Solved structure of RNA, together with DNA, 60 nucleotides shown. It was solved by X-ray diffraction to 3.9 angstrom.
Context: bound to proteins that are not shown
RNA sequence: GCGGCGCGC
DNA sequence: GTTCGTCTGGCGTGCGCGCCGCTACACCAT
DNA sequence: ATGGTGTA
DNA sequence: ACGCCAGACGAAC
Numbered sequence: 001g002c003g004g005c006g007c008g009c
Numbered sequence: 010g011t012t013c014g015t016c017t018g019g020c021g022t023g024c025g026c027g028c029c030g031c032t033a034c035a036c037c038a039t
Numbered sequence: 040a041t042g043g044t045g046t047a
Numbered sequence: 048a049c050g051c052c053a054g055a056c057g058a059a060c
Base pairs, nucleotide, nucleotide: 001031002030003029004028005027006026007025008024009023010060011059012058013057014056015055016054017053018052019051020050021049033046034045035044036043037042038041039040
Other pairs, nucleotide, nucleotide, family: none
C1' cells in the first nucleotide's frame, strides 16, 4: 500500500 | 499545435474508523 | 516434537 | 447482461 473482514451514520 | 469529434470501454450508493496479513501441505527423518 | 524436503 | 458518460485518442485546419 493492496487484500481479507468488522463497525457507525 | 490545438481543438473537436468520435468511439470504446468501464462503471453502475457516500463517508468515517478499526483489526490482521502478503506459496502450501504432508511425511519422513532426526 | 520439530524441521526439512518433496510433491500438488 | 444493458445503457450511459467520459476520458482519451486521432484527425483536421
The 2017 paper behind the entry is "Mechanism of Transcription Anti-termination in Human Mitochondria".